Record summary
An RNA structure, in which 33 nucleotides are resolved. On the sample the depositors note: RNA was prepared by in vitro transcription using T7 RNA polymerase and DNA oligonucleotide template.
RNA sequence: GGAGGUAGUAGGUCGAAAGACCAUUCUGCCUCC
Numbered sequence: 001g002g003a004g005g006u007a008g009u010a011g012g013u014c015g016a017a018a019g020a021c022c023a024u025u026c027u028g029c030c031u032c033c
Stems, first nucleotide, its partner, number of pairs: 001033008011022004
Other pairs, nucleotide, nucleotide, family: 009025cWW010023cWW015018tHS
C1' cells in the first nucleotide's frame, strides 16, 4: 500500500432513570502479503 485479529474509545433508537434493541465509528497494540 492492501488485509486479519486484539485492547481502548466513540455512535443511533426506545426508555423517567437504570435499562433494552441496534450499529461499529476513531486510536493504541500484535500479526499476514

The PDB entry is titled "Solution structure of a let-7 miRNA:lin-41 mRNA complex from C. elegans". The 2008 paper behind the entry is "Solution structure of a let-7 miRNA:lin-41 mRNA complex from C. elegans".